Shown are 36 nucleotides from a PDB entry: RNA (23S ribosomal RNA) from Escherichia coli. The structure was determined by electron microscopy at 9.5 angstroms resolution and released in 2013. The entry is indexed under 70S, SECYEG, protein translocation channel, RIBOSOME-PROTEIN TRANSPORT complex. It comes from the structure "Structure of a non-translocating SecY protein channel with the 70S ribosome".
[PDB]
Context: bound to proteins that are not shown
RNA sequence: AAGGGUUCCUGUCCAACGUUAAUCGGGGCAGGGUGA
Repeated sequence: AAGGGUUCCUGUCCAACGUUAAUCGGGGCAGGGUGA
RNA backbone atom coordinates (compact mmCIF):
# COMPACT_ATOMS: atom_id res chain seq x y z
P A A 1 -0.45 4.07 3.49
O5' A A 1 -0.56 2.97 2.33
C5' A A 1 -0.71 3.35 1.02
C4' A A 1 -0.63 2.20 0.00
C3' A A 1 -1.85 1.33 0.00
O3' A A 1 -2.89 2.01 -0.75
C1' A A 1 0.00 0.00 0.00
P A A 2 -4.37 1.96 -0.11
O5' A A 2 -4.61 0.40 -0.18
C5' A A 2 -4.87 -0.41 -1.36
C4' A A 2 -5.05 -1.85 -1.05
C3' A A 2 -6.24 -2.05 -0.06
O3' A A 2 -7.49 -2.02 -0.73
C1' A A 2 -4.30 -3.31 0.72
P G A 3 -8.82 -1.34 -0.26
O5' G A 3 -9.14 -2.01 1.08
C5' G A 3 -9.56 -3.36 1.12
C4' G A 3 -9.45 -3.89 2.53
C3' G A 3 -10.15 -2.99 3.60
O3' G A 3 -11.55 -3.22 3.55
C1' G A 3 -8.01 -3.54 4.34
P G A 4 -12.43 -2.00 4.13
O5' G A 4 -12.19 -1.96 5.65
C5' G A 4 -12.60 -2.99 6.45
C4' G A 4 -12.06 -2.93 7.91
C3' G A 4 -12.59 -1.67 8.57
O3' G A 4 -13.95 -2.01 9.08
C1' G A 4 -10.27 -1.76 8.87
P G A 5 -15.17 -0.95 8.84
O5' G A 5 -14.68 0.40 9.56
C5' G A 5 -14.54 0.48 10.97
C4' G A 5 -13.98 1.76 11.46
C3' G A 5 -14.81 2.98 11.30
O3' G A 5 -14.66 3.79 12.53
C1' G A 5 -12.87 3.27 9.90
P U A 6 -16.01 3.83 13.47
O5' U A 6 -15.15 4.35 14.73
C5' U A 6 -14.33 3.44 15.46
C4' U A 6 -13.04 4.24 15.86
C3' U A 6 -13.24 5.53 16.62
O3' U A 6 -12.66 5.56 17.91
C1' U A 6 -11.76 5.81 14.85
P U A 7 -12.82 4.44 18.97
O5' U A 7 -11.58 3.55 18.62
C5' U A 7 -11.40 2.31 19.27
C4' U A 7 -10.52 1.35 18.44
C3' U A 7 -9.09 1.83 18.21
O3' U A 7 -8.36 1.55 19.37
C1' U A 7 -9.93 0.82 16.27
P C A 8 -7.71 2.83 20.18
O5' C A 8 -6.99 3.67 19.10
C5' C A 8 -5.71 3.39 18.60
C4' C A 8 -4.90 4.64 18.24
C3' C A 8 -4.80 5.60 19.43
O3' C A 8 -3.63 5.32 20.23
C1' C A 8 -5.78 6.77 17.57
P C A 9 -3.78 5.21 21.85
O5' C A 9 -4.08 6.74 22.30
C5' C A 9 -3.10 7.68 22.17
C4' C A 9 -3.62 9.08 22.62
C3' C A 9 -4.38 9.30 23.96
O3' C A 9 -3.43 9.38 25.05
C1' C A 9 -5.67 10.22 22.29
P U A 10 -3.48 9.90 26.55
O5' U A 10 -4.87 10.61 26.72
C5' U A 10 -4.80 12.06 26.92
C4' U A 10 -6.12 12.62 27.23
C3' U A 10 -6.87 12.10 28.49
O3' U A 10 -6.21 12.66 29.68
C1' U A 10 -8.36 12.27 26.76
P G A 11 -6.30 11.84 31.01
O5' G A 11 -7.73 12.04 31.47
C5' G A 11 -8.24 13.27 32.18
C4' G A 11 -9.79 13.29 32.26
C3' G A 11 -10.30 12.15 33.17
O3' G A 11 -10.29 12.59 34.52
C1' G A 11 -11.55 12.19 31.19
P U A 12 -10.54 11.56 35.75
O5' U A 12 -12.05 11.16 35.68
C5' U A 12 -12.46 9.85 36.10
C4' U A 12 -13.70 9.40 35.32
C3' U A 12 -13.98 7.91 35.61
O3' U A 12 -14.75 7.82 36.78
C1' U A 12 -13.78 8.23 33.29
P C A 13 -14.36 7.02 38.08
O5' C A 13 -15.12 5.60 37.90
C5' C A 13 -16.54 5.57 37.67
C4' C A 13 -16.97 4.47 36.75
C3' C A 13 -16.45 3.04 37.12
O3' C A 13 -17.30 2.48 38.17
C1' C A 13 -16.08 3.42 34.85
P C A 14 -16.71 1.43 39.18
O5' C A 14 -16.51 0.05 38.30
C5' C A 14 -17.69 -0.44 37.66
C4' C A 14 -17.52 -1.83 37.05
C3' C A 14 -16.82 -2.89 37.94
O3' C A 14 -17.38 -4.15 37.77
C1' C A 14 -15.60 -2.67 36.00
P A A 15 -17.91 -5.06 38.92
O5' A A 15 -18.88 -5.92 38.11
C5' A A 15 -19.92 -6.64 38.69
C4' A A 15 -20.92 -6.97 37.58
C3' A A 15 -20.38 -7.67 36.36
O3' A A 15 -20.24 -9.13 36.66
C1' A A 15 -21.80 -5.92 35.66
P A A 16 -19.01 -9.81 36.00
O5' A A 16 -19.33 -10.06 34.46
C5' A A 16 -20.58 -10.77 34.19
C4' A A 16 -20.92 -10.58 32.73
C3' A A 16 -19.76 -10.78 31.76
O3' A A 16 -19.67 -12.24 31.51
C1' A A 16 -20.64 -8.70 31.28
P C A 17 -18.21 -12.77 31.26
O5' C A 17 -17.68 -11.91 30.04
C5' C A 17 -18.28 -11.95 28.74
C4' C A 17 -17.32 -11.18 27.69
C3' C A 17 -15.83 -11.35 27.77
O3' C A 17 -15.50 -12.54 27.02
C1' C A 17 -16.25 -9.09 27.79
P G A 18 -14.13 -13.31 27.05
O5' G A 18 -12.99 -12.23 26.76
C5' G A 18 -11.68 -12.74 27.14
C4' G A 18 -10.61 -11.96 26.34
C3' G A 18 -9.23 -12.53 26.72
O3' G A 18 -8.33 -12.47 25.61
C1' G A 18 -9.59 -10.28 27.49
P U A 19 -7.34 -13.65 25.17
O5' U A 19 -7.23 -14.66 26.40
C5' U A 19 -7.74 -16.04 26.37
C4' U A 19 -8.58 -16.34 27.59
C3' U A 19 -7.90 -16.29 28.97
O3' U A 19 -8.90 -15.87 29.92
C1' U A 19 -8.63 -18.44 28.67
P U A 20 -8.92 -14.45 30.60
O5' U A 20 -8.94 -15.05 32.06
C5' U A 20 -9.85 -16.01 32.53
C4' U A 20 -9.42 -16.50 33.91
C3' U A 20 -9.48 -15.29 34.89
O3' U A 20 -10.76 -15.13 35.45
C1' U A 20 -7.42 -16.40 35.07
P A A 21 -11.42 -13.75 35.73
O5' A A 21 -10.41 -13.16 36.84
C5' A A 21 -10.57 -13.81 38.10
C4' A A 21 -9.50 -13.19 39.02
C3' A A 21 -9.50 -11.69 39.27
O3' A A 21 -10.48 -11.30 40.25
C1' A A 21 -7.32 -12.38 38.87
P A A 22 -11.50 -10.19 39.74
O5' A A 22 -10.67 -8.91 39.35
C5' A A 22 -9.77 -8.20 40.09
C4' A A 22 -8.96 -7.24 39.15
C3' A A 22 -9.75 -6.28 38.27
O3' A A 22 -10.00 -5.12 39.09
C1' A A 22 -8.14 -7.41 36.97
P U A 23 -10.91 -3.98 38.54
O5' U A 23 -9.94 -2.81 38.33
C5' U A 23 -10.46 -1.45 38.45
C4' U A 23 -9.37 -0.36 38.73
C3' U A 23 -8.27 -0.22 37.70
O3' U A 23 -7.83 1.18 37.51
C1' U A 23 -7.30 -0.97 39.74
P C A 24 -8.04 2.00 36.18
O5' C A 24 -7.28 1.14 35.03
C5' C A 24 -5.86 1.22 34.93
C4' C A 24 -5.36 0.08 34.09
C3' C A 24 -5.98 0.07 32.78
O3' C A 24 -5.41 1.08 31.99
C1' C A 24 -5.92 -2.13 33.63
P G A 25 -6.12 1.74 30.75
O5' G A 25 -6.33 0.55 29.70
C5' G A 25 -5.35 0.06 28.80
C4' G A 25 -5.99 -0.88 27.83
C3' G A 25 -7.24 -0.45 27.05
O3' G A 25 -6.90 0.40 26.00
C1' G A 25 -7.54 -2.67 27.87
P G A 26 -7.90 1.34 25.24
O5' G A 26 -8.69 0.23 24.35
C5' G A 26 -9.63 0.77 23.41
C4' G A 26 -9.75 -0.17 22.21
C3' G A 26 -10.32 -1.49 22.63
O3' G A 26 -11.50 -1.80 21.93
C1' G A 26 -8.44 -1.82 21.32
P G A 27 -12.86 -1.45 22.64
O5' G A 27 -13.06 -2.53 23.75
C5' G A 27 -13.59 -3.85 23.65
C4' G A 27 -14.60 -4.13 24.82
C3' G A 27 -15.43 -2.87 25.06
O3' G A 27 -16.46 -2.72 24.16
C1' G A 27 -14.58 -3.77 27.16
P G A 28 -17.77 -1.89 24.16
O5' G A 28 -18.16 -1.55 25.67
C5' G A 28 -19.38 -2.02 26.25
C4' G A 28 -19.75 -1.17 27.45
C3' G A 28 -19.93 0.29 27.03
O3' G A 28 -21.24 0.49 26.41
C1' G A 28 -18.70 0.19 29.09
P C A 29 -21.51 1.70 25.46
O5' C A 29 -21.10 3.03 26.28
C5' C A 29 -21.92 3.62 27.26
C4' C A 29 -21.29 4.87 27.87
C3' C A 29 -20.90 6.02 26.93
O3' C A 29 -22.02 6.84 26.65
C1' C A 29 -19.21 5.55 28.54
P A A 30 -22.94 6.95 25.33
O5' A A 30 -22.95 8.48 24.98
C5' A A 30 -22.21 9.25 24.03
C4' A A 30 -21.01 10.03 24.59
C3' A A 30 -20.11 10.77 23.66
O3' A A 30 -20.83 11.89 23.16
C1' A A 30 -18.75 9.81 25.37
P G A 31 -20.35 12.76 21.89
O5' G A 31 -19.95 14.24 22.43
C5' G A 31 -18.80 14.82 21.68
C4' G A 31 -17.68 14.99 22.65
C3' G A 31 -16.35 15.34 22.11
O3' G A 31 -16.22 16.72 21.89
C1' G A 31 -16.13 13.54 23.55
P G A 32 -16.02 17.32 20.41
O5' G A 32 -14.48 17.45 20.33
C5' G A 32 -13.79 18.24 21.29
C4' G A 32 -12.38 17.76 21.58
C3' G A 32 -11.52 17.57 20.27
O3' G A 32 -10.92 18.86 19.95
C1' G A 32 -11.37 15.62 21.56
P G A 33 -10.87 19.31 18.42
O5' G A 33 -9.90 18.20 17.74
C5' G A 33 -8.47 18.35 17.94
C4' G A 33 -7.75 17.08 17.28
C3' G A 33 -7.99 16.81 15.80
O3' G A 33 -7.23 17.73 14.95
C1' G A 33 -8.07 14.77 16.95
P U A 34 -7.61 17.91 13.43
O5' U A 34 -6.94 16.69 12.66
C5' U A 34 -5.55 16.55 12.57
C4' U A 34 -5.17 15.71 11.36
C3' U A 34 -5.73 16.11 9.95
O3' U A 34 -4.72 15.75 8.87
C1' U A 34 -6.45 13.86 10.51
P G A 35 -3.76 16.82 8.24
O5' G A 35 -4.51 18.19 8.05
C5' G A 35 -5.42 18.38 7.03
C4' G A 35 -5.95 19.84 6.97
C3' G A 35 -5.03 20.83 6.38
O3' G A 35 -5.68 21.67 5.46
C1' G A 35 -5.40 21.46 8.65
P A A 36 -5.52 21.45 3.90
O5' A A 36 -4.00 21.70 3.54
C5' A A 36 -3.49 23.05 3.52
C4' A A 36 -2.36 23.25 2.58
C3' A A 36 -2.69 23.20 1.08
O3' A A 36 -1.84 24.01 0.24
C1' A A 36 -1.29 21.48 1.43